[PDB]
Context: bound to proteins that are not shown
RNA sequence: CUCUUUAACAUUAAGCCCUGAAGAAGGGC
Numbered sequence: 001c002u003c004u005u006u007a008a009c010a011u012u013a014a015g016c017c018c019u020g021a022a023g024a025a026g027g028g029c
Base pairs, nucleotide, nucleotide: 015029016028017027018026019025
C1' cells in the first nucleotide's frame, strides 16, 4: 500500500492509348 469490473480501426497498387456512353465487349504498343 485503489487505478470503481479487460484493447480491437485494418487496405499506399496494377502501364500507355484507341473503337465504343459504358466502370459490357473489344483491341495497338
The RNA with a sequence from Enterobacteria phage lambda has 29 modelled nucleotides. Entry title: Crystal structure of the lambda N-Nus factor complex. Keywords: Transcription regulation antitermination Nus proteins Phage lambda N protein, transcription. Protein in the same entry: Transcription termination/antitermination protein NusA, N utilization substance protein B homolog, 30S ribosomal protein S10 and Antitermination protein N. The source organism's lineage runs through Viruses, Duplodnaviria, Caudoviricetes, Jacobvirinae and Lambdavirus.